stapled 16S-23S rRNA,stapled 16S-23S rRNA,stapled 16S-23S rRNA,stapled 16S-23S rRNA, nucleotides 3524 to 4450 from Escherichia coli: 927 nucleotides with solved positions.
The sample was in a buffer at pH 7.4.
Rfam match: Bacterial large subunit ribosomal RNA.
Entry title: E. coli 70S d2d8 stapled ribosome.
It was solved by electron microscopy to 2.96 A.
The entry has 51 different proteins, among them 50S ribosomal protein L32, 50S ribosomal protein L25 and 50S ribosomal protein L22.
Schmied et al. published it in Nature in 2018: "Controlling orthogonal ribosome subunit interactions enables evolution of new function".
Context: one part of a larger RNA, bound to proteins that are not shown
RNA sequence: GAACUCGCUGUGAAGAUGCAGUGUACCCGCGGCAAGACGGAAAGACCCCGUGAACCUUUACUAUAGCUUGACACUGAACAUUGAGCCUUGAUGUGUAGGAUAGGUGGGAGGCUUUGAAGUGUGGACGCCAGUCUGCAUGGAGCCGACCUUGAAAUACCACCCUUUAAUGUUUGAUGUUCUAACGUUGACCCGUAAUCCGGGUUGCGGACAGUGUCUGGUGGGUAGUUUGACUGGGGCGGUCUCCUCCUAAAGAGUAACGGAGGAGCACGAAGGUUGGCUAAUCCUGGUCGGACAUCAGGAGGUUAGUGCAAUGGCAUAAGCCAGCUUGACUGCGAGCGUGACGGCGCGAGCAGGUGCGAAAGCAGGUCAUAGUGAUCCGGUGGUUCUGAAUGGAAGGGCCAUCGCUCAACGGAUAAAAGGUACUCCGGGGAUAACAGGCUGAUACCGCCCAAGAGUUCAUAUCGACGGCGGUGUUUGGCACCUCGAUGUCGGCUCAUCACAUCCUGGGGCUGAAGUAGGUCCCAAGGGUAUGGCUGUUCGCCAUUUAAAGUGGUACGCGAGCUGGGUUUAGAACGUCGUGAGACAGUUCGGUCCCUAUCUGCCGUGGGCGCUGGAGAACUGAGGGGGGCUGCUCCUAGUACGAGAGGACCGGAGUGGACGCAUCACUGGUGUUCGGGUUGUCAUGCCAAUGGCACUGCCCGGUAGCUAAAUGCGGAAGAGAUAAGUGCUGAAAGCAUCUAAGCACGAAACUUGCCCCGAGAUGAGUUCUCCCUGACCCUUUAAGGGUCCUGAAGGAACGUUGAAGACGACGACGUUGAUAGGCCGGGUGUGUAAACGGACAUGGUUGGAGGGCGCUUACCACUUUGUGAUUCAUGACUGGGGUGAAGUCGUAACAAGGUAACCGUAGGGGAACCUGCGGUUGGAUCA
Numbered sequence: 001g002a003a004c005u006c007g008c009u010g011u012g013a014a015g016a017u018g019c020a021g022u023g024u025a026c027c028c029g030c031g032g033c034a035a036g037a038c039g040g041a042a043a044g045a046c047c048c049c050g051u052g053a054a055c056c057u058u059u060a061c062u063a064u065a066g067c068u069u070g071a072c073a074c075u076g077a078a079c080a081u082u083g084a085g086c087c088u089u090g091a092u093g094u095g096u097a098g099g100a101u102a103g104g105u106g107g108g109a110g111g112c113u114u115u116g117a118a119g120u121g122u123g124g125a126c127g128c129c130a131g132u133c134u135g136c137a138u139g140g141a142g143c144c145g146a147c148c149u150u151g152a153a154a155u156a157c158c159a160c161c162c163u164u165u166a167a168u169g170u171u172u173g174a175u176g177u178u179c180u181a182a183c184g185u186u187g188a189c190c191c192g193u194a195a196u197c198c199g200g201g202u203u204g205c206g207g208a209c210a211g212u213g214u215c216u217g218g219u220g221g222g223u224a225g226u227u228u229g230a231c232u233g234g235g236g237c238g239g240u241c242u243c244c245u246c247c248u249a250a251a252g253a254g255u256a257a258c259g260g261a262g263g264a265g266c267a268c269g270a271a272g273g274u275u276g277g278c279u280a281a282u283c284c285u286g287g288u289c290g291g292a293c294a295u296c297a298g299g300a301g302g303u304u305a306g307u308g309c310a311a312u313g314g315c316a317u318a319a320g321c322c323a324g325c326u327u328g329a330c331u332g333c334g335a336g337c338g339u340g341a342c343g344g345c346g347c348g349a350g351c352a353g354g355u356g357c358g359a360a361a362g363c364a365g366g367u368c369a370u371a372g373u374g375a376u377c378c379g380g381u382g383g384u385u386c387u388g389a390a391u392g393g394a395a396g397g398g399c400c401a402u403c404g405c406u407c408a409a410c411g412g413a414u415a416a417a418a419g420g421u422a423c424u425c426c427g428g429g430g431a432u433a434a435c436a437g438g439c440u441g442a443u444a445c446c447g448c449c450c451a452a453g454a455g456u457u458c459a460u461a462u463c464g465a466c467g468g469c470g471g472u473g474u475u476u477g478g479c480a481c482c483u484c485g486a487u488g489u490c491g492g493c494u495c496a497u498c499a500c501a502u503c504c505u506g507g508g509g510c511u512g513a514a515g516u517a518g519g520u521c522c523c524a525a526g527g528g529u530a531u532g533g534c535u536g537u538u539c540g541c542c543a544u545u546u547a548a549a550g551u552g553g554u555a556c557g558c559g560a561g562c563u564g565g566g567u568u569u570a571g572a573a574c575g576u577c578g579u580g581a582g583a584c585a586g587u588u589c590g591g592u593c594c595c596u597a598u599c600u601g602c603c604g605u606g607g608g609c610g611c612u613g614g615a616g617a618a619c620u621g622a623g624g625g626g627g628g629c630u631g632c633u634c635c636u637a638g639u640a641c642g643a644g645a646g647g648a649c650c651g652g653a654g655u656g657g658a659c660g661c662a663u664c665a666c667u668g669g670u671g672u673u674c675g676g677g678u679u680g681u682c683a684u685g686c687c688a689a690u691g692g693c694a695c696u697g698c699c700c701g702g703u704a705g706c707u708a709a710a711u712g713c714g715g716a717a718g719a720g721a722u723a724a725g726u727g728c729u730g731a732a733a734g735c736a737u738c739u740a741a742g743c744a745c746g747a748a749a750c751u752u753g754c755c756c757c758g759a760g761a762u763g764a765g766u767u768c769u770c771c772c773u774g775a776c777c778c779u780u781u782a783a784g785g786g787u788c789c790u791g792a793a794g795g796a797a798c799g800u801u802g803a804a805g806a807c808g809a810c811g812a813c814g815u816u817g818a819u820a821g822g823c824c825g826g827g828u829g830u831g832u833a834a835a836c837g838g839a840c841a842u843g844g845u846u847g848g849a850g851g852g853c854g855c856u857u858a859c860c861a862c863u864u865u866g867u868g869a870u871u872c873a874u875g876a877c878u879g880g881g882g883u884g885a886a887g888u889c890g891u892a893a894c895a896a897g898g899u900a901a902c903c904g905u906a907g908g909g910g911a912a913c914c915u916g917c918g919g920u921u922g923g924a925u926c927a
Stems, first nucleotide, its partner, number of pairs: 003017001006023005026608008035600003039595002047429004052425002054421004060226005066219003070215005076179005089167001090165002106158001110144003120137001124133001126131001183206003187203006229241003238258001242264006265410001266308001267367002272326007282300001284298003306315002309372001311370003330353004336347004342411001355364003378404007386397002436483001437481001438479003442476001444472006453463002490565001491563003495557001496554005503528003507522005530544005571589004575584003609760001613771007623757004629657007641646001659714005667708004674701005679694006718752003725745004774788005798814005900921009
């Protein structure tokens, strides 16, 4: 999707209307119910996946507006104080050997002096207190020279020019103070102008500031773009990610897992090459300290040792251990192989050049081998004529050598990157989790085997250690089959249904069973199997019942049957975690539950046809359903039993509980169709009387019907065949033996009996009654077709209807009639009115005032209800006080008590107390 759309048990993508085996079932509606069609609705909102999306957050990454810093520009003029220079030009630098304050090297043997040489009075500093620069004076013609010295010899003329300089001449800045002419004016006034805009003018204040442009440093979730790995017996958390060795690995190679065990990310210029030599561990025995164990002797041992490091394979010709000499830890190449998807990695004789060791044959292109690692891009350095954008160079490129990555997520997304989402969204997945099914069955629960021991003796009345073997599918789990284009997940409600591993009721065996009451095992599934308090609870605890308050399966039965308290959307808060957004199988408080039933199923109720001539009745009973519970009390009997206390079996009667059926006589409910009362208003012309409306206006009663709470009945006894069990006879097997042959007994289960349905019992049954006793044609000749006559028994329809009913159906009746309405007579309900048997002047009772009883109102004791006051007892806990062994911590007061004490007050402190502020003397010291 199409349907000719049943049940069960199996099977099967693992929960079947459709498959297998089987059982049941005539065809078709109508009203009802919702168990199934993994029912309809929405490409699951949970969960994971995508090198998806969006918003949010931040000390993620990269940017950025804003804010802020300086330089330059717009941007000018005076004046004054001082840091750094500047071309030539003078000083200026104590090693100590000394007449003493020695910077360095060559030009060279004199230098200066009338533009004024030696010496006296000095105007301003350094500084080793030792010297010395020179200025302005005064006279106005002489000192320094290899010197005596020293590593270095004169400041003897000469320039060159280091530590720090001072003079002299300005140079841009720095710090200012003043100025006006740029610029600012959201001060006043004037005008355009009828104008709180704007512009122009005049003046005030400010002023080279402020402010803006370009550039720059800092800041910058304010805003934006993005990142935030994979594996994973779901995801997260944890762990892992490349390389080496062994096992798994099944005797070639290779071989997986979140399988079992360990290492590496180097070291070495000798620890490499070669030649020569050599040979361990451990133990015994002797021997100074000396020792379990240093070193020295011998012996045994035969590699149990060594290898720069893990493991494996190797190694005496040593690859292990020493010594000499050395650089082959060479450069170019390489036949041929191994191993990889590839990039790549590995082994290699031999050739050319040049070496090293060795007498020589020879050996040497690192190390016993296998780990010790990083592609490309981009860039650095040294070399090399390869290239060189008109040409000659150069720059840049190339080629050769080399350098820079815990690129460790190790075949390396980028130079550069973390989180939240319950406010959420999209594309997908039963490829993958939560619910329920399935498959194991470790765990769980329930049986059994052994028998150490407990039980006074005594394994097995009841238990049972150390161990062993099973069943169930039933807990907690394992898996990932089914369902993500949705199978709604806890509890209660309402309705159930099966199992038996039995809670009650029934039958038994044993007992460590006297009786009563128990224990423990067997058999047995017919019926029965609480109400409440607390929690959302299942459960549990508790209160009070019962003969008992069983255990389980049914999508942890049951939301197209019903709540919707728990839980798991959006709001809000607390604790806790986070810088934060947020989060928490933590907690409060609040929070939309859709569906008119096509099919199967099921409960009722019809129509059709069949059952062999039609019709009306009454049946039989194959088959199916319902029902089935039990206490207490009395009698037997205070008997059996027992020391007593206590107290039966077997049997018999009565009265209840729960449940079920029927009914309306009683006691009641209801009784908007019967009667009455009554409040507001409107009407009937009005009074009176009635009616409408206000929930039947609100109420008070109540007929019939229907009903429970009312009142009748029921469960059985009996029969059969048995279960577990108990026996009788009796062999196999001379006995014993419930058994093999044969015989008996034994339970609420089974089959009947009791109630209802029942021949669609297609195997369609039986009995009794009633009706129909005509003519004919025809051909395709047979259970054939037609025509006229005839219309029976009975049914249906219609009408009046019913203690029958959704509709159909079922029952009564239709004039030869009580079927319904009316009518008549009664009842019944409501609650108000007047009808006949007796009395009519000596009768009968009417006399009067006044009295009495009764009734009635006033007052009032008992009692009651409500709310306060007051007092006494008691209450988990708790404040201060007291009395107790000289316990613990200090020492506040008393002497100036070691900080004078106290008083009021405020703050502080384990405690006495301390501190501030004012007051007091009830302070000592003033000698």